[PDB]
C1' cells in the first nucleotide's frame, strides 16, 4: 500500500459515480392472525422512537465540513476482509 476494497434500521443486503418523493428496496429473524398440507412451507399485517394517523424526533461506524439539501460530495479518529 500504484488493477485497490469495505463498514446502511436484529442478521444479509439495495442505494453512493450522477446530493433532491430516503426513515431509507428486498429477503431472512422477531410479533400478531391466517392456512390439515409448495411439505425443513405457504398467505396477511406489523418491525427506529412518540402518535389512532396527519405529523414530530432521532439515524446510513464517529466527528467535523461543504450545500436551500448528504447515507450519496471533502480533509479525517477507530475497524476489517481481494490486493498490474
Nucleotide at each position: 500500500g500504484c488493477a485497490g476494497g469495505g463498514g446502511u434500521c436484529g442478521c444479509c443486503a439495495a442505494g453512493c459515480c450522477u446530493g433532491g418523493c430516503c426513515a431509507a428496496a428486498g429477503g431472512c429473524g422477531c410479533u400478531g392472525g391466517g392456512c390439515c398440507u409448495a411439505g425443513g412451507a405457504c398467505c396477511c399485517a406489523g418491525u427506529c422512537c412518540c402518535g389512532u394517523a396527519g405529523g414530530g424526533g432521532u439515524u446510513c461506524c464517529a466527528g467535523g465540513g461543504u450545500u436551500c439539501a448528504a447515507a450519496u460530495c471533502c480533509c479525517u479518529g477507530c475497524c476489517c476482509c481481494u490486493g498490474c